[PDB]
Molecule: 23S ribosomal RNA
Organism: Escherichia coli
């Protein structure tokens, strides 16, 4: 780094996890 998950938000998006 990371398929994919988990939170909330103006739904622009931003954390938290692998």
């Nucleotide at each position: 780094c990371g398929a994919g998950g988990c939170a909330c938000u103006a739904c622009g998006g931003u954390g938290c996890u692998g």